[PDB]
Context: bound to proteins that are not shown
RNA sequence: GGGGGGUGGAUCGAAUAGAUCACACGGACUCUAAAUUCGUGCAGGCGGGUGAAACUCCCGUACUCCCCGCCA
Numbered sequence: 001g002g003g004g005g006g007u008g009g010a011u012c013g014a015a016u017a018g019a020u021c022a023c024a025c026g027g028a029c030u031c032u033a034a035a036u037u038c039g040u041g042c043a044g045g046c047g048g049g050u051g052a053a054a055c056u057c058c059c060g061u062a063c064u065c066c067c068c069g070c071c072a
Stems, first nucleotide, its partner, number of pairs: 001068007009021004016052001023041005045061005
Other pairs, nucleotide, nucleotide, family: 007045cWH013055tWW018044tWH022042tWW029034tHS030032tHS050054tWH051053tHS
């Protein structure tokens, strides 16, 4: 100087009470515990566009991450 990602656990997403894995609390499994299963809880930076609908696509901004050159 330049590309590409994420939205405070994160990854899929064909946009549609998202879903999946984590994580927390409770049951249960077992006596208890682990591993495990069930239950529930837990979600989308801010502006504008598009759209029946936006967390999902487009522009823009904020913050942060990864990568190329770097010669540590």